The RNA (msrRNA) from Escherichia coli, together with DNA, has 114 modelled nucleotides. The depositors describe the entry as "Cryo-EM structure of the Retron-Eco7 complex (state 5)". An Rfam search finds the family "Retron msr RNA" in it. The literature on the family includes a 2003 paper in FEMS Microbiol Lett by Ahmed and Shimamoto, "msDNA-St85, a multicopy single-stranded DNA isolated from Salmonella enterica serovar Typhimurium LT2 with the genomic analysis of its retron". The family's RNA type in Rfam is non-coding RNA gene. Rfam describes the family as follows. Retron elements are found in a wide range of mainly Gram-negative bacteria. Method: cryo-EM, resolution 2.58 angstrom. The entry became public in 2025. The entry also models zinc and magnesium ions.
[PDB]
Context: bound to proteins that are not shown
DNA sequence: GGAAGCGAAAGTGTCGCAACCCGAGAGAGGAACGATCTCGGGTTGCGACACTTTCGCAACCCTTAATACGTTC
C1' cells in the first nucleotide's frame, strides 16, 4: 500500500474525519423448537 | 428422499468412404493374336459420430407447527 477493528461526526445502513491492528488467513448465519435479553404478569 | 424433465458422462454399433483386387473388353502392333488402359462390381478395414444406457440436481413438506419484541443453533 491492503485489507481490518471501530471512537466521533454526520435527518444518519451513505460519506467524512481521528486512532489503532497485522499466525499464509472470517465468509454475520435459524422458527413457531431450545437458550439467553427485554417486556408483560 | 426425489416428482418430472433434463443433459452430462461414457459404452456400443452403425455406416459411409477410401483403397485395393478382379475379371471384362477394345483392339497396339501389323496376321497373330491380344498390349494396354479402364469399367464395374465386390471385400475390406477404418474411424465419426448416432444411439443407447445410467446418474442426478431438487419439486414436495406429508393429519400431526405457533403467533410480544430480539439474538444464535
Nucleotide at each position: 500500500u491492503a485489507g481490518u477493528c471501530g471512537g466521533g461526526u454526520g435527518a444518519u445502513u451513505a460519506g467524512c474525519c481521528a486512532g489503532a491492528c497485522u499466525c499464509u488467513a472470517a465468509c454475520u448465519u435459524a422458527u413457531u423448537g431450545a437458550a439467553c435479553g427485554u417486556a408483560u404478569u